Context: one part of a larger RNA, bound to proteins that are not shown
Formats: sequence, C1' cells, structure tokens
RNA sequence: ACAGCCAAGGGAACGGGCUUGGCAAAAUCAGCGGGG
RNA sequence: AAGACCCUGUUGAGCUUGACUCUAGUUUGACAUUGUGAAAAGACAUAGGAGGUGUAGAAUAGGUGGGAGCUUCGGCGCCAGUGAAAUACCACUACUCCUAUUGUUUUUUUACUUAUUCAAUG
RNA sequence: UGAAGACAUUGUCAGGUGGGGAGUU
RNA sequence: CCUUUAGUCCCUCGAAAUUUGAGGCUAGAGG
RNA sequence: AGAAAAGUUACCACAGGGAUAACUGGCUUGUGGCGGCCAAGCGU
RNA sequence: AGCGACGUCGCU
RNA sequence: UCGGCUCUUCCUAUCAUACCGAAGCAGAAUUCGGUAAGCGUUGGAUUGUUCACCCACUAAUAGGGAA
RNA sequence: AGCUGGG
RNA sequence: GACCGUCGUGAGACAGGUUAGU
RNA sequence: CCCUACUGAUGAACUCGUCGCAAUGGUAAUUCAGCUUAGUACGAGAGGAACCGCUGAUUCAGAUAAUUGGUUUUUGCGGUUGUCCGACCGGGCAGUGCCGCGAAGCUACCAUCUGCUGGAUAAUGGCUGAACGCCUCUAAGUCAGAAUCCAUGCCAGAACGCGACGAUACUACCCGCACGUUGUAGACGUAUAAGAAUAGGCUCCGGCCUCGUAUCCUAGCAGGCGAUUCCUCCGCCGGCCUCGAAGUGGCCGUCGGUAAUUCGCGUAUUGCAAUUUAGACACGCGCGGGAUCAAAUCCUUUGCAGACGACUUAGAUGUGCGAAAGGGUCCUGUAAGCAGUAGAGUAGCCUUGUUGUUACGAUCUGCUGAGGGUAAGCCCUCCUUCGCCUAGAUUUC
Repeated sequence: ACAGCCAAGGGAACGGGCUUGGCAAAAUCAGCGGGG
Repeated sequence: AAGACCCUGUUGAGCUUGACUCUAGUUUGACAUUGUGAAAAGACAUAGGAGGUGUAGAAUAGGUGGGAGCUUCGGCGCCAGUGAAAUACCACUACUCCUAUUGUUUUUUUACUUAUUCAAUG
Repeated sequence: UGAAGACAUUGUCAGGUGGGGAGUU
Repeated sequence: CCUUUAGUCCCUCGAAAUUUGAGGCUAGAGG
Repeated sequence: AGAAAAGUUACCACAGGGAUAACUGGCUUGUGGCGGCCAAGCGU
Repeated sequence: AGCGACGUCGCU
Repeated sequence: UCGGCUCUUCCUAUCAUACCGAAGCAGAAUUCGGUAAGCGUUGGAUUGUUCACCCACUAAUAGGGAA
Repeated sequence: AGCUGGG
Repeated sequence: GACCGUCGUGAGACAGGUUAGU
Repeated sequence: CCCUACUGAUGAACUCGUCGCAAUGGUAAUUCAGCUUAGUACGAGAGGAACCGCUGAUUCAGAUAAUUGGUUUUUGCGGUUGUCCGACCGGGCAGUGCCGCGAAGCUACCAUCUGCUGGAUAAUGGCUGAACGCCUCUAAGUCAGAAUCCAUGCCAGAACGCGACGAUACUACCCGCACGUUGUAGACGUAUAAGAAUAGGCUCCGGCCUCGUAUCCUAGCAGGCGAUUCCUCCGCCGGCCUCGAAGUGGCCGUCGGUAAUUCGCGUAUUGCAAUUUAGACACGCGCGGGAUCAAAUCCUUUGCAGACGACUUAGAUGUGCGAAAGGGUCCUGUAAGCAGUAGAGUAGCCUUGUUGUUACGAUCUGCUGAGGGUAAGCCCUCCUUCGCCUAGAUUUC
C1' cells in the first nucleotide's frame, strides 16, 4: 500500500496475508476508547 | 545500552637490581707531646674489726670436709621433720661494709708557667 | 717582646661507612 | 660478607655444669 | 659493564585500542553447607 | 584403588 | 526507585462458609490434615518511636497472574 | 497497565 | 543527559561551542 | 477520524398476521443471629452443645411508588424587595428577583416487595467378594456422600431452526392433462422393516445358523398386431378403517392392463460404434371445470414507548374520536368589592363638651375553607354543548 473476528503453531520470545481448527448471512442507526 | 572483560602508552603506590679493590669526606676507641702543686673520688697493700634475713624451716642456712658423739658435765647431738643444701665439734677461703698507716697507681676540680697556640721586629 | 694556656691543635695504630674520587675484570 | 640445606659429632669462641648457641670445613642455593 | 638507569604488578589516575547491543524462556516451589561412619552397586 | 544415596554424629 | 488509586476476568499455593480423617477432642472452644475457587474477603489511623503496624468490626478480614 | 504523592 | 575546546591537574574551573530527546 | 471488538436499535427476501416449540448462549444467591430443643446431653465445679421445627437480619440480585422523605418551570397558590404601566384592580422586568407550601412525575436498604429442586460426583465411610485356601470398600458388581458438577426453575431466541391456525383482491387458489429448446453435488431394477444376544441365537418344533457370491423381480417394435391359453401379477378410482417422531398402509369392490404354454404376421436402410435425449422433484407456459372477492404500510392519533427507527394503541356509526363544560379529587390559603365607629392616628365647625359634631383614617371583623389552578402522563359524563367519519396514496402470493 491493500485489508480488517478469534485460538494454537509458525527456532531469529516478530505477524495481517501461511498451517488447522472455532466458525461464518445482505444493508444499516446510536454509544464507547479495548485493539489498529 | 551503560557497565563489566583483555591490552597499550603516560602517571602514581610498591618490590628488586644497580660489580670488586684502594681512597677523599665523615665517624668510634686506644696511645703520644706534657709540667708543677694543692683538695677530693676509685682501684691496688697489709693489719684489724663487723657481717650474711626471697619461700618452707621454731629460727638471720655465706659455702666447702670429715662428723655420731661433745660435754666449765646440762645442755646439746643424732634420729624425725622443713628444705638444693642441716643445724653439736673443729679446719679452709669468699665476697661485702668500716678503721689505721709502715705504701702504689687512675680520674675530677682549682692554682701557676716550662709543653703548645697567637701578633711583631732592625 | 706581650697574650692565652697543660685545654685545644696535631700525630700513630685499630675499626664503621662510603650513591663521591682512582684502578681492574 | 652474611643466610639456608645434609654430613663427620672435625676445630675455635660464649654460656651452664652433668648441656647449648654462634662461627670454621666439605658442595647446592640468594644477594 | 654496574649510579647511567633497568626490570616488574590480575593495583590506582588519565588517554587510547580490541571482543560485545544486554539477559532469560518446559525457567521456578519445603526441607543448609562441610568432614567422618555405614553403605546396594559400578569397578577390580 | 576411586564414585557412591537415605540415616547418624561434629560446628552453627 | 518506593507507596496509594483502581475496574473485568482468571488461578489455587483455601482466610471464611459446606462436607470428611485424626488428636485427653468430656461439653464449649479448638489444632493438624483431605475434597473443594460455589460464595465473600471491611471501616479507620498513618497525628509519639521503631524491625512501620496499631484500633477495632466481622464468618473472614488468603495469596497471586493478565505487567 | 496507566494516573498520583514521596524520593 | 553527552561530545569538543581552553586554563590547570598531588585538583578541578568555565554564562566557552555543539547536540539526540517523532 | 475511520475499521474492528463490545453494548444497545432497525431491518430486504419467505403473502400479512395470530398462537407456540426450544437448538444454542448466559445463569444466583450469601452469611450471621434470635426462639424451641435446654440450663438438657456432658461436666467435680466453672460452665455448656447439636439434628427436626420457627422468626429476623448482613451482602448480592430483580422489581415497585400505596405510605415517608428528597426534588419544583405546575412558574399552581400566597407573601415580599427594587423599578415601571398616572393611583386602585390587574400586571410587566430583575436571563425563573427572594421566601413558604406545593400535587404530578422521578426517585431513596432515606421507602416497599420477591429470590425456587432433581440427578451424578470429589474427599471419605460402607456391602458382597477374588486376587492371595487368612484378609481386603475393588478387581467383576454395588450403597451412601460437599456450598462441587450437569440440568430445571430464570433471561435471550437461530434475524438462512421448526410447528399449529386465520384471512389471502388481482396474479391465477384447487383439480385434470399439454408441453417446456426451465433448474437440480448427478435415476437407469436407484427393489429388500423384526427385536435382541455374540461365553449364543432362529424355528414351521422336523430342524437350522462361517458366507446378502441371499431373496424378490427379471423374455416381447424403448417392447407392435392377432390368436392359443391363463386366473397370476400390476395400476387407477371409490367405501371402511388405519398411519402423528419430520404422518401412511391394509381390506373389499369396479374398471384397465397382464407369455404360466404355444404360434402367425411386423422389425431391415440408424448403412461397422458415437448419452439407448426415456426417472423423480421443483418451477413456468396453456387450455377446461370448480372456488374466493384480502391485507399491510404511509397518514392522523395514543404514551403503557421512545435519540431516530421500533413499540403499545385508536381512526369505517361506535360503550367512537376531539374540543369545551359540569361534577369529583388534589394544591394553595380566605379573592375584587361592599359594609360595621370595632379602630390607633391625622385634621375642620361652631362654643365649651358633663357623650358635642364632621371628614380622612393604617389596621380588624363579616360576606369568604373564599378566590385562583386542576392533566398537560388525575377520574366520571344520559340525550351536558359543539364538531369529525365508510378517506387518499403505495405495495403485496
């Protein structure tokens, strides 16, 4: 940059895209400060 | 990362080496010039006198050798203690402190010139 | 010729030390 | 020149008496 | 070879240089260390 | 010969 | 660097409440141990001294992680 | 783990 | 906070210079 | 300042609506005291329990406004300060002037109410009993047992889980057949029901069981026509019944088809193979027979609800809706005006007043629990008065 769910694993205590599970249903309105 | 670890250079603290033989310097002891007196002190010479208390031991045990009997004839001894050493008896020298002269040296103090030092000269 | 004074000074042996001076390996 | 090591109990000096200490000698170690 | 200096230090002060980013991740917890005796074995 | 646990003794 | 402030959840290495085993455990009150985290775990002082810790109330006033 | 007092 | 510079170090002094602090 | 996470609110498609089920997710209660047991058991004394039963309180949680308290823009009533409308009355302004009370609403362990029962386990205590000729709670088997675990009670409801019912205007709702140049994670005989044990079982009671390599069905122009011959099998309709766990089969009757045996006629040419276009479900287009004449939303309204949506309501003749009014219930606290010598006090008339009079006169008393307000989120209406009504717009099987 493009995206945006969680867990375990991903030797360089580094993950957001890989593994393999939980899963997973259009389109929206208000609140928040947890994460980016 | 700091820090810690190893090393180098300079520095500080410390340790070791920095020869041997004579000698300058410095320093200790003994001796020599170098005299006379006097007053003291010490040590050498005799002749005397008086002496010995660490503890225990009745007690003030210089010390060394014999010593079981000695006796102003009654006290002592031995023996038992206590102690390195033992006490009655007579034999020896050993130091210490005083006295005297029939004597030697050494040191200190004081006094004076002949040792010596200083200044000058025709 | 005056002063001091038996003390100094000096000399001889024996030593101590010697980062100094001289010589040797 | 001193100090250590082992040795004959080999010599001297000092001390106490019924024993020691320090030097000296033999050859290793330091300055 | 010898008053010229020389050697030496797991030390100190200053300056500089070399290796290094730094540690721990089936870590930790309740019973001490040292010496002897005994001690199945291992071994011989 | 050497390693040698649990106990016990010794020091705190 | 140290102290205080906290909310949600989790752990058990359980202070209390439940149930058990044992103890000269007569009763009462307890003590040691076991299963258990379901449920709770306070209000003040900090105004004198120090290893900082007294006053009580309460069933009890347990300890930790998310750093 | 962040605020707040001490230091 | 950390680097240099000057004057000294048996020892420090400087209102002398510079600089990181998403 | 956006994405996501979390907390809440809507939501297209399935016609709209009504009544339900419950996969899944969350989960809730806690501690103490007092009475009785009992001054009992126990104890030398001092002291001193527990099970069953009963009543409260702490913490937590979910609700609620009768009552009590708090709150006041009800700016509801009253009092009062300053300034103003010439005075009175009635009022304005002081970003609600200040003060008192104050319904309604909201709230408060400052108020009140409520918090529920089965199974299986841990530690542990046991029964029968081997291992192991004793013994043993364990090995096979098995009993009890904690605030534990899992569920019920409780909360939400899958917005792509399901059921029952009501009304469904067109479109085409149902029935019959006619096809589709329509879709199918994939027809081609898509054939077949005991239950239970496996150190046993089935039966026809004879016997049988490794073995579904079994049973059924299975021939015909993709399956013709006519016979011969046969009561066997298949199908549709009815009548009687039976099938509910996500709903069917049996019996009888009618009609239609039908090699168990044997023939006659036909097959050619698709040219030596080319999926043997053939089933079921759903969807759509057509006829001809029967059947029906619906709702939701926008809108106005309601406040049991609410940021907006959403929600509970009401709008078509009615116990209707709305605006007034009357009555009730509450709040305040006695209106404006009039009148009484009750009245402190201020002044004139004449002359002394021993009771001289005339006016004003703050205040007090009576008319007057009066006057004012009253649903905006209070209550009622007998013709209490007046008015409004069967809409208009969109969408839908």
Molecule: Eukaryotic large subunit ribosomal RNA, nucleotides 2323 to 3337
Organism: Chaetomium thermophilum